[PDB]
Context: bound to proteins that are not shown
């Protein structure tokens, strides 16, 4: 050098108050 | 789905 | 998807 896995996170999802 | 007015 | 934090392979 690269390459593989627990996971916070914002990224970004919809969302749309009838007679 | 909307609508003015009056009185013994 | 990273910021990556952390462990592992090669």
């Nucleotide at each position: 050098g690269g390459c593989g896995c627990g996971c916070g996170c914002c990224a970004a999802a919809a969302a749309u108050u009838u007679u | 789905a909307a609508a003015a007015a009056a009185a013994a | 998807g990273g910021c990556g934090c952390g462990c592992g392979c090669c």